[PDB]
Context: bound to proteins that are not shown
RNA sequence: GUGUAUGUUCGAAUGCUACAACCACA
RNA sequence: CUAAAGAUAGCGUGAAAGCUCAAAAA
Numbered sequence: 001g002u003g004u005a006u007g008u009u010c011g012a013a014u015g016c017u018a019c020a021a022c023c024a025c026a
Numbered sequence: 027c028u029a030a031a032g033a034u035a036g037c038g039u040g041a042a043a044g045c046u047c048a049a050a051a052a
Stems, first nucleotide, its partner, number of pairs: 001025001003023001006020003032047001035046003
Other pairs, nucleotide, nucleotide, family: 002024cWW003004cHS004033cWH009017cWW013017tHS013018tWS015034cSS016037cWH021033tWS029050cSS030049cSS031048cWS034035cHS038043tHS039041tHS
C1' cells in the first nucleotide's frame, strides 16, 4: 500500500469519540 | 528494483483529504 468506511455505540465514528477483536496479502 | 507496511504510533478535518513514524531497502 491493501480486504475495510472490520463489528457494537453514535444523526455518523472512514487507523486516530469510546469499547470488541487485532485477523488477513503465494 | 528487491523487501516491508500497526484493524495504527505522532499530527490533521465538523467528517473526509493530506503529511510523518513504525517495518524493509539503501
An RNA structure (LSU-14; LSU-15) from Toxoplasma gondii, in which 52 nucleotides are resolved. The reconstruction used 375,745 particles. Shikha et al. published it in Nat Commun in 2025: "Numerous rRNA molecules form the apicomplexan mitoribosome via repurposed protein and RNA elements". The structure was determined by cryo-electron microscopy at 2.2 A resolution and released in 2025. It comes from the structure "Cryo-EM structure of the large subunit of the mitochondrial ribosome from Toxoplasma gondii". Among the 75 different proteins in the entry, which are not shown, are mL156, Putative ribosomal protein L11 and mL148. Keywords: Toxoplasma gondii, parasite, mitochondrial ribosome, LSU, large subunit, RIBOSOME.